[PDB]
Context: bound to proteins that are not shown
RNA sequence: GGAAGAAGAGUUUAUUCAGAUAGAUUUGUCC
RNA sequence: GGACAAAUCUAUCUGAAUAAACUCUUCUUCGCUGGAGCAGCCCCCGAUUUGUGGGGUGAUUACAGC
Numbered sequence: 001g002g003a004a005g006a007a008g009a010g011u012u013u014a015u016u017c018a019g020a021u022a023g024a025u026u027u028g029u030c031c
Numbered sequence: 032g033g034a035c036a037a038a039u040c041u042a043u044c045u046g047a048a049u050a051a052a053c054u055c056u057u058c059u060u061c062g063c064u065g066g067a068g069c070a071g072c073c074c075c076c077g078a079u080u081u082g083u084g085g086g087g088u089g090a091u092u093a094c095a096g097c
Base pairs, nucleotide, nucleotide: 002061003060004059005058006057007056008055009054010053011052012051013050016047017046018045019044020043021042022041023040024039025038027036028035029034031032063096064095066094070091071088072087073086074085075084
Other pairs, nucleotide, nucleotide, family: 026037tWW029035cWW030033cWW067092cWW068070cHS
C1' cells in the first nucleotide's frame, strides 16, 4: 500500500476552431 | 491622390469542442460443479525478426447448474 466495473465531481498538458485587435505583401472599386 | 473590399503569412485577447494523465465521493462484484485450449499466452528450434516448424498451459469464457 486490495483488484476490476459503473455513476459523478473536478484538476492541467498538447493540438484544432469561432469572434475580435495590429504589420507587411498583393489584387480591384470608386473621383 | 482618396478610403473601401476581399485574401497569405506574423504577434494579441476571449470562448468552445476532442484526446491523455492525475486526485476525490457513492455504489456493485470478488466463491463451488461439469464440457471446451479450432481461439488467446509461454518454452524448444531459426531468423533483418509475429513462422500452416514442435510441446505445455490444475482455463481467460458469445455458455449451462447450486
The PDB entry is titled "Cryo-EM structure of the Cas13bt3-crRNA-target RNA ternary complex in activated state". This is an experimental structure of RNA (crRNA-linker-target hairpin RNA), with 97 nucleotides shown. The work is reported in "Structural basis for the activation of a compact CRISPR-Cas13 nuclease" (Deng et al., Nat Commun, 2023). Method: cryo-EM, resolution 3.5 angstroms. The entry became public in 2023.